Background: This is an experimental structure of RNA, with 28 nucleotides shown. Sample source: the sequence for this RNA naturally occurs in BRADYRHIZOBIUM JAPONICUM. The entry is indexed under A form RNA helix, RNA. Released in 2006, the model rests on solution NMR data.
RNA sequence: GGCCAUCUUCUCUUCGGAGGAUUUGGCC
Numbered sequence: 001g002g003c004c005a006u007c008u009u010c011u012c013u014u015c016g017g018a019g020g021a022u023u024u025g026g027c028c
Base pairs, nucleotide, nucleotide: 001028002027003026004025005024008021009020010019011018012017
Other pairs, nucleotide, nucleotide, family: 006023cWW007022cWW013016tWS
């Protein structure tokens, strides 16, 4: 740095969905 899982939040919002900022774990 990446991926996946995890936590508190924020923006957009057609309320679904998606994205942004944080907290933690594993693997690479």

Notes: The PDB entry is titled "Solution structure of a portion of the 5'UTR of HspA mRNA from Bradyrhizobium janponicum having deleted G83". Chowdhury et al. published it in Embo J. in 2006: "Molecular basis for temperature sensing by an RNA thermometer".